[PDB]
This is an experimental structure of RNA, together with DNA, with 86 nucleotides shown.
Among the 21 different proteins in the entry, which are not shown, are RNA polymerase II-associated factor 1 homolog, DNA-directed RNA polymerase II subunit RPB3 and RNA polymerase-associated protein CTR9 homolog.
Released in 2025, the model rests on cryo-EM data to a resolution of 2 angstrom.
Ions in the entry include zinc and magnesium.
The work is reported in "Structural basis of RECQL5-induced RNA polymerase II transcription braking and subsequent reactivation" (Zhang et al., Nat.Struct.Mol.Biol., 2025).
The depositors describe the entry as "Structure of the transcribing Pol II-DSIF-PAF-SPT6-RECQL5 complex".
The sample was in a buffer at pH 7.5.
Context: bound to proteins that are not shown
DNA sequence: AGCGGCCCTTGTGTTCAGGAGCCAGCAGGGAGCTGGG
DNA sequence: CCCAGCTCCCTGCTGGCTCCGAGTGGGTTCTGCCGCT
């Protein structure tokens, strides 16, 4: 050589 | 096996972060000017 | 030697865009698929 979007709960 | 077409159901159908403040454009309306009488 | 059309220029509205703190941990689900060419 190993990805990402989503959402969703938390911390100060 | 894989490209088409997209299901939005209300082919017509709720809010896709609401609301808050700039910045283009269209209607309306006036000054002002000018060919006819 | 006036008036109605006309043009140009200014106003207000109205509608369309754009932005909406700073970091950090877990978690999960979801990336297509069926008709028949």
């Nucleotide at each position: 050589a190993g990805g990402g979007a989503a959402c969703c709960c938390a911390c100060u």